[PDB]
Context: one part of a larger RNA, bound to proteins that are not shown
RNA sequence: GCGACCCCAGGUCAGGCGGGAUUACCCGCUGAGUUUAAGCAUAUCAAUAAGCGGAGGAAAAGAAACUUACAAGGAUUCCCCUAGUAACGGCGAGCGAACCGGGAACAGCCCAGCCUUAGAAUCGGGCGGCUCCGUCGUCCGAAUUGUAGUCUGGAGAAGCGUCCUCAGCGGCGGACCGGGCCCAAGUCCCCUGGAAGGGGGCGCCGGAGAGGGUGAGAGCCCCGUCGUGCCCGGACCCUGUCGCACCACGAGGCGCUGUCUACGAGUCGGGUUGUUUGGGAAUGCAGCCCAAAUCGGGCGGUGAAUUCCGUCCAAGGCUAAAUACUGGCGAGAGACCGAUAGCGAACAAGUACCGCGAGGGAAAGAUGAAAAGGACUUUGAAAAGAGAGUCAAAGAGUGCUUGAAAUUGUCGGGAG
RNA sequence: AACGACUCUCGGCAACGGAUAUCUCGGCUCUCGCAUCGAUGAAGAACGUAGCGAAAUGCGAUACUUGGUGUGAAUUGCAGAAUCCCGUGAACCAUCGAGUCUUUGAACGCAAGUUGCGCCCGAAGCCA
RNA sequence: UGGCCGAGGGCACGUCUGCCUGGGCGUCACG
Numbered sequence: 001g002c003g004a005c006c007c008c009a010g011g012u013c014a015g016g017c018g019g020g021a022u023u024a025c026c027c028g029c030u031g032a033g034u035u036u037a038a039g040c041a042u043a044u045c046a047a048u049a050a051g052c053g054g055a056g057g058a059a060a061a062g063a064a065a066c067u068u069a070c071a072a073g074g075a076u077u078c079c080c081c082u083a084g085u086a087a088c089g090g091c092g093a094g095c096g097a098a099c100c101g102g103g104a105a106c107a108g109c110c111c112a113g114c115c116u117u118a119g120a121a122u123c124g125g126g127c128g129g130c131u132c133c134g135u136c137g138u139c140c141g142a143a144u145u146g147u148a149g150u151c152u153g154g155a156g157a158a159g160c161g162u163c164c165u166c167a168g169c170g171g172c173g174g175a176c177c178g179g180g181c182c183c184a185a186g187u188c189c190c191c192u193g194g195a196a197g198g199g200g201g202c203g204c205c206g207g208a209g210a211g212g213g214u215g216a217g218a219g220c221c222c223c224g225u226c227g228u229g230c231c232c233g234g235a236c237c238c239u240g241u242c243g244c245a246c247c248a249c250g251a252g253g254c255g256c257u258g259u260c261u262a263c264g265a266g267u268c269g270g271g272u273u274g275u276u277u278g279g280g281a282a283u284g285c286a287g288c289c290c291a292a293a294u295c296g297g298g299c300g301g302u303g304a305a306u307u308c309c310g311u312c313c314a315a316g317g318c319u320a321a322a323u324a325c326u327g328g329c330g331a332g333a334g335a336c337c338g339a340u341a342g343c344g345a346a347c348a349a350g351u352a353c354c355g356c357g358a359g360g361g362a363a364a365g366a367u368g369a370a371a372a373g374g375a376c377u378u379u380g381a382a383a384a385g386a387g388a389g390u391c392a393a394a395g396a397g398u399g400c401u402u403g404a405a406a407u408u409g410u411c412g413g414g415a416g
Numbered sequence: 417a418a419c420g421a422c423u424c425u426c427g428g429c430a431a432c433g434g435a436u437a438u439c440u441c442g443g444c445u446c447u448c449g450c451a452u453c454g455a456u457g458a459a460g461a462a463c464g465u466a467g468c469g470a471a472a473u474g475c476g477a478u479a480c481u482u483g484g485u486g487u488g489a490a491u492u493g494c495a496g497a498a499u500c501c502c503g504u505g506a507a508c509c510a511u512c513g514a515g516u517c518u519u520u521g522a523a524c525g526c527a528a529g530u531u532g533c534g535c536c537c538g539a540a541g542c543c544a
Numbered sequence: 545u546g547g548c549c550g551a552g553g554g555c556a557c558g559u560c561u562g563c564c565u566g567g568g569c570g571u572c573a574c575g
Base pairs, nucleotide, nucleotide: 001574003572004571005570006568007567008566009565010564011563013562014561015560016559017558018557020453025056026054027053028052029051036043040090066073067072077104078103079102080101088094108318109317110316111264121147122142123141124140125139126138127137128136129135130134156260157259158257159256160255161254162253164252165251166250168244169243170242171241172240173239174238176234177233178232179231180230181229183227186202187218188201189200190199191198203220204219205209211223212222213221269290270289271288272287273286274285275284296313297312298311299310300309328450329449330448331447332446333445334444336443337442353360354359365439366438373400376387377386378385379384401437407431408430409429410428411427412426413425414424415423416422460520461519462518463476464475465474467494468493482514483512484511485510486509487507525533526532534555535554536553537552541548542547543546544545
């Protein structure tokens, strides 16, 4: 100097991912004091409020390093019970679980490591095709500092033989969820009234006498309500049936076999400190120190040594249902409130208004069946009055249904 | 110690005030169903938008709405419209799949008491 | 080919995969 690899840098390189919002329920952290103890400091309030984060329709938990000591149960969660109990506590005030038992629901699983070496059998990206949540071909990459298969202790590998099990799509229908349309019977006679929807009489429907509207208590005036029928759509899940296809090479199951049989480390555990728990010679968690084992390890609610026994297998991972829900969206209901009540807000309410700001935050519903909302005359500068008009009613006249009390004027009676 | 004024008092009427009664498209409580925000720019904020509107409600320069579909004749305070009626069709109607969707905001060129201060690409058009 | 004009759009940060362009005797090999 030319190359490979390693580490790093730049890029508006090609294509992706992340932040924020919401509060009812859910997960992690952080974390008070008022208060109680008739004072008060441990305690209690409380593993709570406030604070900082992270999710979902649920979350979290979850397939035993469990319960137990029994004739044994058998992932998790939840309800009843256990129980105001064992325990903890200036053993004061107070505090307080769990197993068994009865129920709701029910589901199991995936990896890491020795094991392709006659073949990285794996995956991504670019481009192209197809029957397009995918699949096939091709190219370039990732990867041997290990992708895919096999295995997970309940096992399993290997060998042997029993000859048991295992290979898709499509058509139609049901079930499920959502919507749309039609469909019962008086507005018959009399009276009152502004209005009949009231009273009286005479009828009718009813699988419909829920509810509402319409000028007064409306089953039959109107919308609906009961019950069918018809029609349209969404889910692709479950399920019934039909058609086609249907290679057991391999893999699994069962039986046996001498043999093999790998299982998670600064982790468990121990000391100490702080915190927390009903957990008490120390329940969990965390910091620091120490620091394992493989016929071994953890647990067996009094520390320790010794001999047994029972029990499970941590330090990796996923998982529906039973459960929660003062938020969001939709829906039903009520011995609830009825405008000083009920949400602060029945109304252009988190509005007007106040505060530099964080924040604070009201009052305010009702004419009439129908505006038919008062033509016109006359007086007045005008407001308005007088008369008239509408109306069942202005003694309902646009803050107008009803119109109490305090308080006021006037007329009348009376007293000082 | 009449009359009248004043004060007090009783009654009628008239005032003042908004209690009471009767109401209620609201509130409160319980139960049920559903699982759906955001860099594909959310929630929130701002500005704009109608023939006559300030607010509320709606909407985004296509701005109280476009389009599709359903329904089948209105909207309405006024005005106007050979807009619309046996119908490609009224409506301040219902519904949703097409489409539009200003300035901002997690807010993303840099900033902000500024419509302030940069850089890059570029259709159409046009001069040689 | 250049010039003007210009609708509209683009240029944050962190990060993943792949890619391009590079740095250092970091570890080598060959001239």